[PDB]
Context: bound to proteins that are not shown
RNA sequence: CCAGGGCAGUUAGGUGCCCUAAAAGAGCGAAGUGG
RNA sequence: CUAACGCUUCUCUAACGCUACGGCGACCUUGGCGAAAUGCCAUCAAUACC
RNA sequence: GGAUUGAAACAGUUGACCCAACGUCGCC
DNA sequence: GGCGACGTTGGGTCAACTGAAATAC
DNA sequence: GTATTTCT
Numbered sequence: 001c002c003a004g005g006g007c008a009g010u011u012a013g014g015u016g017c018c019c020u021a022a023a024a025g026a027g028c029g030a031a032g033u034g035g
Numbered sequence: 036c037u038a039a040c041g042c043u044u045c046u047c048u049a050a051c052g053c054u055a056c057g058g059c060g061a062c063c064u065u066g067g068c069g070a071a072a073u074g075c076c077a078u079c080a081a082u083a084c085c
Numbered sequence: 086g087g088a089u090u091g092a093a094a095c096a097g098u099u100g101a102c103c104c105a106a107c108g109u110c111g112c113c
Numbered sequence: 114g115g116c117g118a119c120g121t122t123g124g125g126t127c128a129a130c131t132g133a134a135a136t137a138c
Numbered sequence: 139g140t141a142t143t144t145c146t
Base pairs, nucleotide, nucleotide: 003020004019005018006017007016008015009095010094011093012064013063014062024048025047026046027045029042032040033039034037035036051060052059053058065077066076067075068074078092079091080090081089082088084087085086096131097130098129099128100127101126102125103124104123105122106121107120108119109118110117111116112115113114132145133144135142137140138139
C1' cells in the first nucleotide's frame, strides 16, 4: 500500500450496511467569456 | 444572433435496516493522576505484529 | 491470548481583507 | 515549472450580532 | 392570537 462517497444530528477519525468507471454520464437555457 | 467554455439562480444522475409505505430506529472517540506531548492507571477499537 | 497504536468536543452565521491552490488563456 | 490576466474555491483574521414595542388584520 | 411595519 485495503481508495472516494451516502445514511447514522455537525465536524475529524473510525464503525454497521450499501454504491462507485461521480477523478462519471446527460438535459434546458443564454445571465457572461468567446465566434 | 450561435453555443466552444472552471458557460449557468442551473438541474438530474449511487448509497443504512425495518416498514404494511406513512414513518421509526441507527454506534464509539471513557473516568482520574498529572510542577508536562514526557507519559501512568484501569476501559474501548484496530493491527498486513506475535 | 499478549505487545503496539489511537482514546471529542461541539459557537455559528455574516460580511470584509489576506494568502494559497486550481481551470482556461498568452509566453519562456 | 515559473512569469501573469480573468475567474472561482479553499485555508486563515476580525469584528459584530445572535430584538422588542406597537400595530394592522 | 397572528402577522406586519416600525424603532432602536
Record summary: Method: cryo-electron microscopy, resolution 2.89 angstrom. The entry became public in 2025. Solved structure of RNA (sgRNA (single-guide RNA)), together with DNA, 146 nucleotides shown. Madariaga-Marcos et al. published it in Nucleic Acids Res. in 2025: "Structural and mechanistic insights into the sequential dsDNA cleavage by SpCas12f1". It was solved together with CRISPR-associated endodeoxyribonuclease Cas12f1. The entry is indexed under CRISPR-Cas, Cas12, Cas12f1, RNA BINDING PROTEIN. Ions in the entry include zinc. Entry title: SpCas12Cas12f1 in complex with sgRNA and cognate DNA.